[PDB]
Entry title: PP7 coat protein dimer in complex with RNA hairpin. An RNA: 25 nucleotides with solved positions. It was solved by X-ray diffraction to 2.44 A. The work is reported in "Structural basis for the coevolution of a viral RNA-protein complex" (Chao et al., Nat.Struct.Mol.Biol., 2008). The entry is indexed under Bacteriophage coat protein, RNA-protein complex, Capsid protein, Structural PROTEIN-RNA COMPLEX. Crystallisation conditions: 15% PEG 3350, 0.1M Na Citrate, 0.01M MES, 0.001M Cobaltous chloride hexahydrate, 0.18M Ammonium sulfate, pH 5.5, VAPOR DIFFUSION, HANGING DROP, temperature 295K.

Context: bound to proteins that are not shown
RNA sequence: GGCACAGAAGAUAUGGCUUCGUGCC
Numbered sequence: 001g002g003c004a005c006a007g008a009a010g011a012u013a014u015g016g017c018u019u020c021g022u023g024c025c
Base pairs, nucleotide, nucleotide: 001025002024003023004022005021007020008019009018010017
C1' cells in the first nucleotide's frame, strides 16, 4: 500500500463516515 474484524470511542444518520486498537497478505 491493500484487506479483515458483532474490537473501542464519536456522530439526530449516503451511519457506504471519522479516529484509535488488534490481526492477515